[PDB]
Molecule: Group I catalytic intron
Organism: Staphylococcus phage Twort
RNA sequence: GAGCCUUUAUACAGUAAUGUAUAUCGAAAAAUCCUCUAAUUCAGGGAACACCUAAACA
RNA sequence: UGUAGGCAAUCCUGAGCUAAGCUCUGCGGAAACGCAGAGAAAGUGCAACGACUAUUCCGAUAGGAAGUAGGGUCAAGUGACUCGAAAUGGGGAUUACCCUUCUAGGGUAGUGAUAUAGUCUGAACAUAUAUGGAAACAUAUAGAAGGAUAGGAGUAACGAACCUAUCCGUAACAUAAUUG
Numbered sequence: 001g002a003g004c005c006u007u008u009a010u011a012c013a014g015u016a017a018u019g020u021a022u023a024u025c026g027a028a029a030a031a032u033c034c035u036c037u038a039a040u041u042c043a044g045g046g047a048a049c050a051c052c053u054a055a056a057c058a
Numbered sequence: 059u060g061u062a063g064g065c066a067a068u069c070c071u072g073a074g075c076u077a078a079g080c081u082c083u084g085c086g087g088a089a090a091c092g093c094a095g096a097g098a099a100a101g102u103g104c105a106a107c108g109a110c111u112a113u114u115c116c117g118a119u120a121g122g123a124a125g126u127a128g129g130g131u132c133a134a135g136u137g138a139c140u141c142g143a144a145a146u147g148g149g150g151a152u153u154a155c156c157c158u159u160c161u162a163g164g165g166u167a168g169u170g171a172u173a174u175a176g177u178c179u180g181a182a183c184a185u186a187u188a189u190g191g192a193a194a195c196a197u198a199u200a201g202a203a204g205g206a207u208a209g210g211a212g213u214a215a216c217g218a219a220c221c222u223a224u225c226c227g228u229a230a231c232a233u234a235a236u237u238g
Base pairs, nucleotide, nucleotide: 005026008023009022010021011020012019013018031152032151033150034149035148036147041073042072043071044070045069046068052063074102075101076100080097081096082095083094084093085092086091106179108178110176111175113124114123115122116121128141129140130139131138132137153167154166155165156164181237182236185200186199188197189196190195204226205225206224207223208222209221210220
Other pairs, nucleotide, nucleotide, family: 001048cSS001067tWS003169cSS004168cSS005029cWS006025cWW006027tWS006028cWS007024cWW014016tHS014017tHS015158tSS016157cSS016164tWS017164tWS026027cHS026028cWS036077cSS037038cHS037145tWH038076cSS039101tWS042103cHS047067tHS048066tHS049065tWH053193cSS054055cHS054056cHS055062tHS057060cWW058059cWW063194tWS071104tHH072103tHS078148tWS079098cWW086090tHS087089tHS105109tWH105110tWH107179tHS108238cWH109177cWW111127cSS117119tHS117120tHS126143tWH127142tHS134217tWS135216cWW143175cSS144174cWH146170tHS146174tHS157163cWW158163cWS179180cHS183201cWS183232cWH185229cWS191193tHS191194tHS201230cWS203228cHS213215tWS
């Protein structure tokens, strides 16, 4: 790089703590136990890195 | 350079399938759960091409010790030797928390499995080969003459060794760390 939560912001949501949403942020995190682990195939569509290639196309 | 193709962290959908639960309905039950059908999550799919396994003990953890699960190698026989371990999901509990139209509901206690642990490994090869490409590549075999699958026999069974057929090489690297 990307996702998670996280700082803050708004937003629809609610009886309310909080919920979903985008962005910003990072200052400490993110409970325990028990049980299940089968299936494990046939396709399809999209994709950050700047990661090789460069025959075309300007 | 503009692009473009490849690679790829990884975001998903269709079909099928699936462990224990889940909700609706029907029958059973005293209880359980049972069967039936309708469903709603979730997992394969979606590991580095894949294969295989959901153990104990100790630790605040990283991990440390066990040597189980399941593997690797050599022997040839039920022997040695050498590794050596996962929920980060699904379901059901308990907890704490705070909220509350205020003791009863409600909500908060993160992603991580497109492979985590770990064992293997055709994964690893700017390779050899063949199809495809201009190339990068993708896919399929193979690689210290052997290797692979399908059979014969024989077995208590598996295995060594024999026998048949088949396809791959018979070119050098594969190498030990290291990577999913």